[PDB]
Context: one part of a larger RNA, bound to proteins that are not shown
RNA sequence: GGUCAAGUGAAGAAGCGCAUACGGUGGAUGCCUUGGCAGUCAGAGGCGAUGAAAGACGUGGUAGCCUGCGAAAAGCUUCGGGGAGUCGGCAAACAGACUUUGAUCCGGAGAUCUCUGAAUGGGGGAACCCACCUAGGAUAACCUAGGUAUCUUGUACUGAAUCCAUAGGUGCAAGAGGCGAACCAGGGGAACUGAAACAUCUAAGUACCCUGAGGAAAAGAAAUCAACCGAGAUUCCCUUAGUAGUGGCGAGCGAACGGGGAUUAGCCCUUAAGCUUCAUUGAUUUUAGCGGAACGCUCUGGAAAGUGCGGCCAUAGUGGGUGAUAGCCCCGUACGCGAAAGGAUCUUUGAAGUGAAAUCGAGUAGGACGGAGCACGAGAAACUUUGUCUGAACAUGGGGGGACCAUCCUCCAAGGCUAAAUACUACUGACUGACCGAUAGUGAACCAGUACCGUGAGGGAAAGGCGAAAAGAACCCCGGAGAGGGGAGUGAAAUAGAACCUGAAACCGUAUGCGU
Numbered sequence: 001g002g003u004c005a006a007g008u009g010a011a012g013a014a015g016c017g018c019a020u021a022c023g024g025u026g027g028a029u030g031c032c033u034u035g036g037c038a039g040u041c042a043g044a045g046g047c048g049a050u051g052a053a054a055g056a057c058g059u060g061g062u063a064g065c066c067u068g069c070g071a072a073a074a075g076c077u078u079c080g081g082g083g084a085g086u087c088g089g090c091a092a093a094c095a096g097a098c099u100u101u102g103a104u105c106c107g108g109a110g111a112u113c114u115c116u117g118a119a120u121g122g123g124g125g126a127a128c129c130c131a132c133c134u135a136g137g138a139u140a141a142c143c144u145a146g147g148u149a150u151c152u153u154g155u156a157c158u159g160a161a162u163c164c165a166u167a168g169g170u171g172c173a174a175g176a177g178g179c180g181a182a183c184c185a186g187g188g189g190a191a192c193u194g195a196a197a198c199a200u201c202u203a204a205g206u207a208c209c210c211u212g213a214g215g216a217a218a219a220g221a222a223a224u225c226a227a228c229c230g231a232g233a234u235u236c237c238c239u240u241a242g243u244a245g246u247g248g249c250g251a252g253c254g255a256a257c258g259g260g261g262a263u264u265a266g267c268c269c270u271u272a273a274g275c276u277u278c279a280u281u282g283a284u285u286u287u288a289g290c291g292g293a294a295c296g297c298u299c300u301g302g303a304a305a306g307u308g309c310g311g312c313c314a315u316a317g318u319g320g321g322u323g324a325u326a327g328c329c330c331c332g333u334a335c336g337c338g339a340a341a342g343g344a345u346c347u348u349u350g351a352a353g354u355g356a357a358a359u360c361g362a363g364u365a366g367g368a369c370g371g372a373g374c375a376c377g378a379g380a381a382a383c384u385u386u387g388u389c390u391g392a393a394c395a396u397g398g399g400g401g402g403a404c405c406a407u408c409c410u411c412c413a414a415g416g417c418u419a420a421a422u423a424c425u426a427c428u429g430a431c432u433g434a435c436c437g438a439u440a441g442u443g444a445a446c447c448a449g450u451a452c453c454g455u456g457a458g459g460g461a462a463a464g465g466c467g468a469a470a471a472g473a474a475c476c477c478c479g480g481a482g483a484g485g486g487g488a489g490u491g492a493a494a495u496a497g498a499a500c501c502u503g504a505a506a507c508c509g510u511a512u513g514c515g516u
Base pairs, nucleotide, nucleotide: 015516016515017514018513019512020511021510022509023508024507030501031465032464035436036435037433038432039431040430041429042428043427044425045424046179047178054116055115056114057070058069059068061094064090065089066088076110077109078108079107080106081105085098086097087096121130122129123128131148132147133146134145135144136143137142150176151175152174153173154172155171156170157169158168183214184212185211186210187209188208194201198248224231225230235262236261237260238259239258245253246252266417267416268415269361274354275353276352277351278350279349282346283345284344285343286342287341289337290336291335295310296309297308299306311328312327313317319331320330321329366390367389368388369387370386371385372384373383376402397412398411399410400409401408452459453458472500475487476486477485478484
C1' cells in the first nucleotide's frame, strides 16, 4: 500500500426561528395655528305694511361655487378721509382696460331695490296662475304710474222686518298683524324619583304648552309692623336660623320680629309730580382718520434679530412679523391732534298731549258652603283670595294686633301716577386667562347644520401643516403621445416633490450570521 469486516458520522433546508441592517404600509408623537371656551369693562337693548327674519332666481370677458348687489344688478349720485396703485375669494392664466384732471379703498347721507315670505287684489303644490279700477300714451291684440286683504277705533252718507230708529251697507282717515336667545307678569300644568314597598306627602307650581309688555318688568307711599318704648313707601344683599313652627310628627318643608347695608322721593281726584312729541339753548360722546423717538461694527451662518464690542430713546421695555431670539428694520405703543354730514345722551325755555279715575270710593267690608295662598297638610286656626249664595256703618264710624272676649295701641280699604338700587344677552367693541391646541376646543379651524340617513318631525360626520421664497423640477432616456421611474437641474436641505414638517407601533418584505 490492496481486499474484507466492525465501529463512528461532517456537509448538503422544501420551508421555518431569533438577532441585526435597510425598506414599505400607516399615521402616533413633538412643535405650530386663520378656530374655539370662559370672563371683566363698556355699548344698545329690538326689527316689520316706507314690507321684516328667512330665501328663490338672476347679476362678471370666459365653467362652477362663496361673498356683495337687484333688470340702474362685485354696482349709480353726493359730501368727508387719503396719495398710488387698481378691476372681491376658492384660484391661476390669458385678455381688454381704469389714473396724480385724484382711481381702487374707508365713513355719513341719498337713489334703484325682480320674485316668494305677516304677504295684504283673488287663487295656489313658497319662489307660480288669473284679474279689476283711476290717470296718461299708442293702434291693434297693449305700455307707464298709482290703487284694490282682514279686524279695531273715529267720522260722512245711506237705510229692513216697522211709524219712528236700530241692526245692517258703502267712503274716508289712524292703528294692528309677523320674527326674535334670555330676562318679566299672567292662564293651564305632569311624571319618573324620594319616602329603601306605597295612596297622604315629595319631586314642584319644576319640565312643558299658551298669552301679553318693556328696555327692563313687576311692586310701591300703611285700613303696615311693633309693644305701652317706638319705627315709618317699594325693591335687592348679608344675618337672625336650618331657630319658631309645620309634617303618614315619616321622608321632608321652613318663617317672622330685631339688626347691618345698596338706593333716596313723592305727588293727586278744588286736577299735581312725572312722562311723551314737537320747537329751541349749550355741552359731551359715537360713526374715518393724522403725527408719533432712538444702532453701528464684528464672527458663524443659506439667511442675524443670535456671539463679541461700543452707543442711543423712554409719559413709548416682556405687542405683532421680518430668511434663527429686535425698545432703536416695518406695522405699532405712550402721548397729542382731529369731522361736510348722520346717531345718541344730558341740558335750558315755549307749545300740544297725557297722567285722569271726578268730587274720597257699596253688591264693597263682614258671613255660609267648596277650593287656592300664606313656612302652616283642619288643626285652638288668625289673615289674603274667590266658584255658589247673601250682605253693613258713615269719624261719638270702620280695619288689625294668629281661636275668642274686655281694655289699650296703631292705621283709614273698596280711586290713581311714580325714578334709583334689581334680572338677562341672541347682538357690537376692547381687554384678559396657572383655558383647549386638530380623537382636544363649538357638531363645525377645511365651501358644516354640509355630505349622508329618514315619508316626515328629526338625527348628523370625516377632513389642518412643502419651502424663507414656487425658485413647483427646462432638457435627455424606458414606457401606450400612459401610469411610474433613472438621470439633469432649483434649493441650506428633495428620504422637503406636491397624498409634500417630524414620520412611532401593529402589520408586510429583502440581505447576512447561527439554529432547525
Solved structure of RNA (23S Ribosomal RNA, nucleotides 1 to 516) from Pseudomonas aeruginosa PAO1, 516 nucleotides shown. Among the 52 different proteins in the entry, which are not shown, are 50S ribosomal protein L10, 50S ribosomal protein L18 and 50S ribosomal protein L5. Rfam match: Bacterial large subunit ribosomal RNA. On this family, see Yusupov et al., Science 2001: "Crystal structure of the ribosome at 5.5 A resolution". Gene Ontology terms of the family: structural constituent of ribosome and ribosome. It was solved by cryo-electron microscopy to 2.6 A.